[PDB]
Shown are 90 nucleotides from a PDB entry: RNA (Allo-tRNAUTu1A) with a sequence from a metagenome. The entry is indexed under tRNA, selenocysteine, RNA. Prabhakar et al. published it in Nucleic Acids Res. in 2022: "Uncovering translation roadblocks during the development of a synthetic tRNA". The reconstruction used 424,828 particles. It comes from the structure "allo-tRNAUTu1A in the A site of the E. coli ribosome". It holds a match to the Rfam family "Selenocysteine transfer RNA". The structure was determined by electron microscopy at 2.6 angstroms resolution and released in 2022.
RNA sequence: GGAGGGGAAAUUCUAUCUGGUGAUAGACGGGAACUCUAAAUUCCUUGAAAUGCCUCGCCGCAUUGGGUUCGAUUCCCUUCCCCUCCGCCA
Numbered sequence: 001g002g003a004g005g006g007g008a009a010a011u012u013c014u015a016u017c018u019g020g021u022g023a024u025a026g027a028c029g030g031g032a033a034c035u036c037u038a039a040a041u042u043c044c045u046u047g048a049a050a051u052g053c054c055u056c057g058c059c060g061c062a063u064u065g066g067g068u069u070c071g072a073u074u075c076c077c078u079u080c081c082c083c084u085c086c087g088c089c090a
Base pairs, nucleotide, nucleotide: 001086002085006082008079009078012027013026014025015024016023017022020070028047029045030044031043032042033041049064050063051062052061053060065077066076067075
């Protein structure tokens, strides 16, 4: 080089599904219960971000590839990557 797959390029992560603007489980952060304080346990909670122009450092919004589509987390393309197979010939 050639085929297949699985992820990301804004949705705390990790997996599984979904054309209905995401869900479901688990793992972390916050709280609350427990009690002499913890640890374990139990209950809740989407809760990580950046880039821009106005504000004036508090933020108010928009965006983070393109495309199909009434609408893309979910389908295709372009890049960031990985994983597996192959890859003179005599």